Shown are 38 nucleotides from a PDB entry: RNA. The entry also contains RNA silencing suppressor p19, not shown here. The structure was determined by X-ray crystallography at 1.7 angstroms resolution and released in 2014. Crystallisation conditions: 1.3 mM ammonium sulfate, 0.1 M MES, pH 6, VAPOR DIFFUSION, HANGING DROP, temperature 291K.
Context: bound to proteins that are not shown
RNA sequence: CAGCAGCAGCCUGCUGCUG
RNA sequence: CAGCAGCAGCCUGCUGCUG
Numbered sequence: 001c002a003g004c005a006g007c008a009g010c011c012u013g014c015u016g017c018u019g
Numbered sequence: 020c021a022g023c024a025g026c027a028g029c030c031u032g033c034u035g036c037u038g
Stems, first nucleotide, its partner, number of pairs: 001038009011028009
C1' cells in the first nucleotide's frame, strides 16, 4: 500500500413527517 | 432554518486480523 472485522462519529443524495 | 424517521453512499478516529 491492499483486503477483512468490531466500535465511535461525520458529510452527501433520495423519500416521508413535524414545527 | 430547525427537529424526527426510512433508504443509499462517503470520509475520519480507535481497536484487532490477513496479504